[PDB]
Context: one part of a larger RNA, bound to proteins that are not shown
RNA sequence: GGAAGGGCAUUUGAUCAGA
RNA sequence: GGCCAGCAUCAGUUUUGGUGGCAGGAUAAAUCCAUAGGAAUGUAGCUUGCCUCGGUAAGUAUUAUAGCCUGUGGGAAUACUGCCAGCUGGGACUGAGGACUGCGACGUAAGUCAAGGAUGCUGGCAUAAUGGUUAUAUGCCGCCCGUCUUGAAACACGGACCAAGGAGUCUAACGUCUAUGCGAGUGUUUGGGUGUAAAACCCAUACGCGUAAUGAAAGUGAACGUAGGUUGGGGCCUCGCAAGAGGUGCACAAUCGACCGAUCCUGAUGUCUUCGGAUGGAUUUGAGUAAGAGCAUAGCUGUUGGGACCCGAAAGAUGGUGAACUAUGCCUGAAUAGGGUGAAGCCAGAGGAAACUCUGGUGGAGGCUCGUAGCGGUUCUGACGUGCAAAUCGAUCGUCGAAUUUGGGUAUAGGGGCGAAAGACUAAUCGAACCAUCUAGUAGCUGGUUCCUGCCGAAGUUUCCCUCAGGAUAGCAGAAGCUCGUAUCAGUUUUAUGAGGUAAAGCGAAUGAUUAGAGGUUCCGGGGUCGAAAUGACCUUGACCUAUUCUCAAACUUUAAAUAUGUAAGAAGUCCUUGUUACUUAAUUGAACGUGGACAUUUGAAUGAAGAGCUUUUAGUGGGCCAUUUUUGGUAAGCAGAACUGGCGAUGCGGGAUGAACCGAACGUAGAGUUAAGGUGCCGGAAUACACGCUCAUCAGACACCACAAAAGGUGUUAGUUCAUCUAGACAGCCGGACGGUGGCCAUGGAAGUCGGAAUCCGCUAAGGAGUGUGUAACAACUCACCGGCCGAAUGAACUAGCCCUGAAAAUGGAUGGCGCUCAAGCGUGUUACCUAUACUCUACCGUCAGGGUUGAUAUGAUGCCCUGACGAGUAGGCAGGCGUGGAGGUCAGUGACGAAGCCUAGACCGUAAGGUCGGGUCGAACGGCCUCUAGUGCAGAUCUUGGU
Numbered sequence: 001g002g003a004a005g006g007g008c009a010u011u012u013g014a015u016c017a018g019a
Numbered sequence: 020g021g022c023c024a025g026c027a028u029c030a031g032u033u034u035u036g037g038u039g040g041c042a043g044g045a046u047a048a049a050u051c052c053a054u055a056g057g058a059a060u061g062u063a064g065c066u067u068g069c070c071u072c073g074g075u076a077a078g079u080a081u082u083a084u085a086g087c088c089u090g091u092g093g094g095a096a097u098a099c100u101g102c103c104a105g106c107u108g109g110g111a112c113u114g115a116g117g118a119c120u121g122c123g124a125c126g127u128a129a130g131u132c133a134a135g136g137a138u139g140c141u142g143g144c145a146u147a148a149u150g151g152u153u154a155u156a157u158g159c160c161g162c163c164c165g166u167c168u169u170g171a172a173a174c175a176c177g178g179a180c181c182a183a184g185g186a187g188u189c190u191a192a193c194g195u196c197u198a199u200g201c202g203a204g205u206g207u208u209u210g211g212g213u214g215u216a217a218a219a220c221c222c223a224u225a226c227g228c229g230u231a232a233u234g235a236a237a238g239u240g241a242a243c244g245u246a247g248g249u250u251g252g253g254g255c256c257u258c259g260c261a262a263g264a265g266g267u268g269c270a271c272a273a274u275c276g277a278c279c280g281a282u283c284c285u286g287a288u289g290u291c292u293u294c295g296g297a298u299g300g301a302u303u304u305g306a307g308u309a310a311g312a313g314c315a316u317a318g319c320u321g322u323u324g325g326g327a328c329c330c331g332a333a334a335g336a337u338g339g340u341g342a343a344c345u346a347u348g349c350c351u352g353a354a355u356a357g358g359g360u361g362a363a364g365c366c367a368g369a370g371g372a373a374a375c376u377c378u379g380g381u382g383g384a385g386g387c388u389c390g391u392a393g394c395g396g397u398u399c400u401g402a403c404g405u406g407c408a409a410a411u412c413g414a415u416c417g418u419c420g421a422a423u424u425u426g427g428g429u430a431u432a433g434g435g436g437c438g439a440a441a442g443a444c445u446a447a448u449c450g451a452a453c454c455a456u457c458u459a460g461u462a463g464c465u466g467g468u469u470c471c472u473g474c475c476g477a478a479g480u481u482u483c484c485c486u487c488a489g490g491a492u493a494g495c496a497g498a499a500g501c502u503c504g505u506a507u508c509a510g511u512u513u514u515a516u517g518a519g520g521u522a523a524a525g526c527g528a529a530u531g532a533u534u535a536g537a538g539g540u541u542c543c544g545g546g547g548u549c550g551a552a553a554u555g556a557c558c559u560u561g562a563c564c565u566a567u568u569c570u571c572a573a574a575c576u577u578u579a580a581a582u583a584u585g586u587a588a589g590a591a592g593u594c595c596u597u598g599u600u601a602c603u604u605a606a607u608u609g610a611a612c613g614u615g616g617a618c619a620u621u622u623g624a625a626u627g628a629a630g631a632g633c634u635u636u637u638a639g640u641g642g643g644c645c646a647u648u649u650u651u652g653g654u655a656a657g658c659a660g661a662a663c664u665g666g667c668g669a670u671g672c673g674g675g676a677u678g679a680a681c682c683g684a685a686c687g688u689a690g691a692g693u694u695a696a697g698g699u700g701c702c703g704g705a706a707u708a709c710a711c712g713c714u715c716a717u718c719a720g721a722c723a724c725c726a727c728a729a730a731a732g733g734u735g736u737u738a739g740u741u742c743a744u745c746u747a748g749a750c751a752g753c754c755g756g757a758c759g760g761u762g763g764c765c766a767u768g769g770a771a772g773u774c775g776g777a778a779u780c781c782g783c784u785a786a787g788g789a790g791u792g793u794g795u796a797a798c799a800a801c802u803c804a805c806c807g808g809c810c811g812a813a814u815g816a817a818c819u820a821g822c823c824c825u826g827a828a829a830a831u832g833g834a835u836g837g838c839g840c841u842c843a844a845g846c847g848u849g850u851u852a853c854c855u856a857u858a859c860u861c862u863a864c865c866g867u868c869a870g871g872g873u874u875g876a877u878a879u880g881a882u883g884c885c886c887u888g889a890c891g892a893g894u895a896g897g898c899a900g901g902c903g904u905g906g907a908g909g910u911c912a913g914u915g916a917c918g919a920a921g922c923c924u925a926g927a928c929c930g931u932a933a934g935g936u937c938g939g940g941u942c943g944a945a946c947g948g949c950c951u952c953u954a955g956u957g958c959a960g961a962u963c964u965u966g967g968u
C1' cells in the first nucleotide's frame, strides 16, 4: 500500500489564551 | 498569587498481604499410645527340592530377626467451617464542603482528637513547561443520510454540488383550560359626541348572551322544612398538657326526599252542563329548582368551513383559435424516358363443291407489362440510434399514363370534421386537437415539512362504518390541575370460602370405537353334513346373552388436578332497646329505614404503599413482528392462525465473529472498585491453570437460539449387563489316536460310519456321532466332532452405551470467526485464579422531581439564597424552558466615517446546546443591548423553485 470522512485517548509538529 | 510535582499525617472508597485470640463437629475423623482379636499381597522360624555365588520354589507358621487390618479404650493436635466492637503492612482513586453550632473519644480538669468532607512540609518552573486548538501518527471502535416499513448499510426510494427561496397560515363560528375586568349582570367602538384626526377620550336607546325550565304544541312554570334528612367532609369553635372528645360544618361525593315542566291516573267547590281542574297519586320523563355565575377581552391547544401545512392527477366545464401538416370534396393549373405485348377496325393472299376455315400485313387498345423521372416504403429486422435527422441515410424493393402525382384557390372545426376504415388523420398533439378561464379542481394515495435543551411517553387492540391503504369509538399518552393526605389502595402472599371439567385418568363404569378366546341361545340367519326326513345329533360362521380379555376418543366419561379465577378478612363492625309505613304478617309478625346504648394498645392475617381520590381536555396510534411455553391448519416453511408472558418496533451498552428480537444488562457527565453473560494458546484483555477419564477421524471435534444430519452398522477403543466354561487344566495351537459288532439295515446305477432314508443301536469306553465333513462311480482312504498328551489362567456368548468410524453426493475458493490445536487449544466432569458492560457499590458534577429552612436587620436577585433525598433509555407524540431572524412601542441621552452593517479568519473566550462574545483582515453607512409587541421567523432533503458550478 484497493476510498475518504468520524469517536475516545495520547505521541509528534504547528499555533495560542489565561497567571 | 500561577504551572507541575515529592513526602508526611488524616478522611472516604477499595484492593492485596502478614499475624493473634476464640467457637463448633463423633467436643472433628486421623496420627500417636494402650489393649483385644484376626488374615495376607505371609515377616521371622521350620520342613521338603534345586544348585552358579548362595539364593530361590512349594508348604507350614499369625510377630517372631518386618509389618499390616479390625474392634475397644485414652489424651492431644490439626484440618474444615464460622466469629472477634483482634493487631498490622503494601497499592490505587477521591479531598466534595468552607466562621461556630452536632454526636462522640481521650483527659479528673484545662483542654486535645483520626469526632458533622485535607491539611502540613518541601522542590522545580514561571513558560508554551501544563493546558487549549489544530494537522498528523498510533491502538480500538465507526456502513449513508432522509423516508416508508415488522424489519434499511441495503441489490427499496430522493439526494452530483452550492447559494437564495421553500411548507400548519389567516378568517367565521366554536370545546376545554388559563389570565383580566366587572359581576346578576355583562358587552363604550352600529352609531352619536369629541379629537393634537383611521389613535386617544366620552355616550343614549336598543340589541346579544346570562338571570327559567319544560312540552310536538296549546300551555304551565320552580321553599312542607333554618331551601330538607342521612353518611363523609377541610377549616373554624369549645374543652383538654397532649392524645383525643364535643359543636359547627362551605366546596365536593353518595343516597333518600321536596319543588317546576312533560306523561299517565284521580277528579272538589263551582257551572255557559260542559267548561273548570281543586286535591291526592305514579317501577314514567326533562339539557330543570333547591341563597344565581355569567358576560366581555386575550392566549395556547383542539374542531368545522374555507386553497386550509406544501407540491401532485387521470378527468369535468365555459368561452375561444386552428385544414401553413394531414384527411376528404370542389375550382383552376402543371407533370409523367425508352422498351415488351400487340385488342378492335382495315388491306391482301391461300385452301375449300360450299359453308366457311387459314395465312401474311396494317393498326396501335389496355385502371396490360419491363423500366426512368416521379409517387410509395418491402427487406436487410443494414447504417444511425447523445443521429445529418423528434423518422434520416444506403442498398434492396412496390408502382410508374390514370381509382396517377402535384402547386395554388376553396370547403368541412372538436363529441365536431374527415376517414378506399388504421381509431387513422385533424400543424412533432388524437380511443376526442390547441388556447384561456372555472382552478390553488378533488385525492382515504406518494413525496417533503426548517432551532436547541429538559421532563413525560405510546399504538398497531375493542365496537361501528360501501370498512379491509380510511375514519369514528374505547384503550394506551401528555398537559392542566382539583379535593384531601391521622391517608388510601395493590398485576403479591396467607387464611376461610366458592366456581371450573383442561392435563391426567377410565373403559371387567354410561356413549361411541376395538382384539381374542371361553361358557349358553343348534329358538341361533341360516346353512354344510348326515339324518328316510326333523335341527333330530354334530360342525360352522354370523350374531345375541354371561363372565373375562387387548386397545382407544377434539366434538366420550364416573373421577379429576397444577396454573389461572369470584368473595371475605370490621367502627359503613358486632350486638342490644324501641319509633315510621300506605309494604308484609293470623298477629309488633316481619322488612327496610331510623332514635338511643356498649365495645381503639393487635381497629381484628402478611408484605408494600415517591400517598390516595377525582376531573377536564387533547396528541399519536388503530399494517405489527419475535422468543419460551400452551396451541390450530399444513408434509413442512424464515408458512398461515390463536392463548399467556416477556421483548423488538421505540434501544443504545457487554456477550452470541457477524445479526431488530437470544444471553446479560437497559443508558445524565466523570473517577475508582466489583461483577453479569461470555471468555482467558495467538489474533484478544484474562491460567499453554489444576484434576480424573475419553477420542486419532485418508470428510476429527470444538458450546444454547444457530446456521442440520437419520435408520442401520464396526474384535476401532472404552466402560458396563446377564449367562456360561475353567488348575477336578477353560479357549487357541501342535502331536497321537477317533473304535469292535459293522462295508450296520434299507436301498441308491454305484455308499464302504457320511449323495443318501428311519435310529442315532449295544458293547469298549478317555473317546468315537451307524457317525463331522471331505475324497472317490463306489472305493481304498483321510478329516472333524470327541478323547487324550503339551500348555499354563484365563476364556466364550448374547447384550447395553460413551467417543471415533461407515452410512455422509452439488455446483466461484473458504470458513469451530481466523490461525492453528491431538496426555488439545477436542469431548464429559470437577476445582480455583483471572479478564471485562453505559449493570452493582462509593464519590463528585449537571439537570429533574420531591420534602423542607430562611423577609428579624447592612438583604438590590423570596420567580432569591440554602438544606435534604431520590431519580435520569426513548420512535410517534405531548408539554416546558430557552436560542436565532424581519418589523413595532419603550429604554440605554447605546455603537458608528477616529469606520455601522456585511463578509473571510486548523486565532481567543462563554454556553450541554440553539448560539453569544472578542481579536485580525476586508469594507464603506448604518446598527445594536435590555423590557415588551408582532410575524411572510430558522432547511439537507420535497425526481423541490431560480440562479450558479
Stems, first nucleotide, its partner, number of pairs: 006160005012154005021144008029114010039103005051093007064079006123132003163178004179968006189325006196318006204228003210222003232239002247275005254267005277308002279305003282301003289294001328467002331464001335457006346431009355421001357389003360385001364381007393418003398414002401412002433449001435445002470901006480493001482491003494640002496637008508627002511625002513588005523578001524576002530572003535567001537565004545559003549555001592618004597613004602609001643667004648662002651659002672683003687864007697854003700838003706851001708850006720840001731825003735822010752809005758782003764776002788803001792801002865891009902957001904954008913946002921941004926937004
Other pairs, nucleotide, nucleotide, family: 011155cWW016147tHS017147tHH017149cWW018021cSS018148cWW044098tWH047097tWH048096tWH049095tWH050094cWW058081tHS058086cWW059081tWH059082cWH059085tWW061062cHS061080tWS062083cWH063080tHS070073cWW082085cWH115136tHS122134cWS126128tHS126129tHS132133tSS146148cHS164960tWS167171tWH168170tHS169679tWS171175tHH185958tWS185961tHS186467tSS186958tWH187468cWS188327tWS195319cWW202312tSS203229tWS203311tHS207222cHS209223cWW213219tWS214218tHS227314tSS231240tSS233280tSS234236tHS234237tHS238280tWS241307tWS244247cSS244276tWS252270tHS253268tHS259261tHS285298cWW286296tSS286297tHS287296tHS288295tHS290293cWW312313cHS325327tWW330465cWW332461tWH333460tWW334458cWW341433tWH341446tHS342345tWS342431tWH342436tWS346437tSS356390tHS361383tSS361384tHS362383tHS363382tHS371373tHS371374tHS392419tHS396397cHS396415cWS397415cWW403406cSS403408cWS406408tHS407411cWS432435cSS433452tHS434451tHS437443cWW438441tWS471932cSS476895tHS477894tWH478640tSS478669tHH479668tHS481492cWW495638tWW497897tSS504506cSS518583cWW519582cWW520521cHS520579tWS521580tWH522579tWS525528cHS526572tWH528576cWS529575cWS533569cWS534568cWW536566cWW541554tWS544560tWW545560cWW547554tWH550553tHS550555cWS589592cSS589623tHS590623cWH596614cWW603608cWW604606tHS629889tHS638896cSS639895cSS644680tWS647663cWW650660cWS653655tHS653656tHS666680cSS667679cSS670685cWH671685tWS671857tSS673695tWS675724tWS678726tWH681723cWS683695cSS694856tWH696855tWS698705tWS699705cHS704854cSS707844cWH714843tWW716841tWW718827cWS719843tWH721839cWW729827tHH730826tHS745812tWS746812tWH748811tSS748812tHS749811tHS749813tWS756786tSS757804tHS760761cHS761789cWH763777tWW763789tHS767774tWS768796tWS769796tSS770775tHS771797cHS771798tWS772792cWH772801tWH773793cWH773800tWW773801cWH783787tWW785806cSS787788tHS788790cWS790791cHS791802cWW794799tHS795797tHS832833cHS833834cHS835838cHH839844tWS843845cHS880883cSS893894cHS901933tSS902933tSS903956cWS915944tWS916944tWS918943tWS918944tHS919943tHS919945tSS920942tWS930932tHS

This is an experimental structure of RNA (25S ribosomal RNA, nucleotides 420 to 1442) from Saccharomyces cerevisiae, with 968 nucleotides shown. The entry has 76 different proteins, among them 60S ribosomal protein L15-A, 40S ribosomal protein S2 and Ubiquitin-40S ribosomal protein S31. Rfam match: Eukaryotic large subunit ribosomal RNA. For this family Rfam cites "Crystal structure of the ribosome at 5.5 A resolution" (Yusupov et al., Science, 2001). Keywords: Eukaryote, ribosome, translocation, elongation. It was solved by cryo-electron microscopy to 1.97 A. The PDB entry is titled "80S S. cerevisiae ribosome with ligands in hybrid-1 pre-translocation (PRE-H1) complex".